[PDB]
RNA sequence: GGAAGAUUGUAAACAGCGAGAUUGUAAACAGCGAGAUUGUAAACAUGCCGAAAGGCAGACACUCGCGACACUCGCGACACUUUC
Numbered sequence: 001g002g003a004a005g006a007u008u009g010u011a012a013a014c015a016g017c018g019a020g021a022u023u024g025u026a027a028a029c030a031g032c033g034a035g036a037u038u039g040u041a042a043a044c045a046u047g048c049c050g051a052a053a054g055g056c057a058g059a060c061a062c063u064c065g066c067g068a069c070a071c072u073c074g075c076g077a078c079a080c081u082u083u084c
Base pairs, nucleotide, nucleotide: 001084002083003082004081005080016075017074018073019072020071031066032065033064034063035062046057047056048055049054
């Protein structure tokens, strides 16, 4: 140098920049504070008690505030690896 890895994850190896994201997307939303040792800003399966008003048990989950470690995606082959 050719081929292949690689029209991009292999035998093995995946920088970096950008976006999702001045925050719900293509997909993804921890944790903490609060609603809430329970009706609020908004939301209350269900099972009881009670004549009623109302009251108890139950937080799967959700809303709000703060919050981007990490992941996903889009591009990216300098160079490396393996052969010849």
Background:
The RNA has 84 modelled nucleotides. It was solved by X-ray crystallography to 2.6 angstroms. Crystals were grown from: 0.2 M MgCl2, 20% PEG3350. Primary citation: Huang et al., Nat.Chem.Biol. (2024), "Structural basis of a small monomeric Clivia fluorogenic RNA with a large Stokes shift".